[PDB]
Solved structure of RNA (P/P-tRNA) from Homo sapiens, 70 nucleotides shown. The entry is indexed under antibiotics; immunometabolism; mitochondrial ribosomes; tetracyclines; T cells., RIBOSOME. Shao et al. published it in Nat Commun in 2025: "T cell toxicity induced by tigecycline binding to the mitochondrial ribosome". Among the 80 different proteins in the entry, which are not shown, are Growth arrest and DNA damage-inducible proteins-interacting protein 1, Large ribosomal subunit protein mL53 and Aurora kinase A-interacting protein. The depositors describe the entry as "Human mitochondrial ribosome in complex with antibiotic tigecycline". NCBI's taxonomy places the organism under Eukaryota, Tetrapoda, Mammalia, Simiiformes, Homo. An Rfam search finds the family "tRNA" in it. Rfam describes the family as follows. Transfer RNA (tRNA) molecules are approximately 80 nucleotides in length. The family's RNA type in Rfam is transfer RNA. It was solved by electron microscopy to 2.4 angstrom.
Parts: sequence; C1' cells; structure tokens
RNA sequence: UAGGGAAUAGUUUAAAAAACAUCUGACUCACAUUCAGAAGAUGGAGGUUCAAUUCCUCCUUCCCUAACCA
Repeated sequence: UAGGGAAUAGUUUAAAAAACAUCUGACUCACAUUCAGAAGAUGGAGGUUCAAUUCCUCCUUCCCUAACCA
C1' cells in the first nucleotide's frame, strides 16, 4: 500500500456478571490471609429499531493477513 477482525469497572474475563484492585468494617498485639459490606465499565461520535451487550457508519485505536509472476 490493500483487505479482515477487535475497543465491556483500575485489571482480566463474561453476557451488564465475575475475580482481582480500591473503599468500609470485622478477626489479629499488629500485618497478611480470611469474613462481611460497598461502590465501581459496554472506545468516541453518528443511527435505526416496540428495545442496541450480538446491529450500524464514521472517527480514534490497536492488531492479523496479503503485498505475487516476469
């Protein structure tokens, strides 16, 4: 250069849950583990649809492949 796929809590995975991180507490002489609470995200923008985690189109972004024959 040309096509495809992918952007979900701070993190990593689900279909808006979970484990971490964080916050509050309990336990401890204290800390960690553990226990009990709490908050925490659908990349941005642009749509439709009775309703957008599977759908757009674009942007932004990262990746994957191809780039051959004389």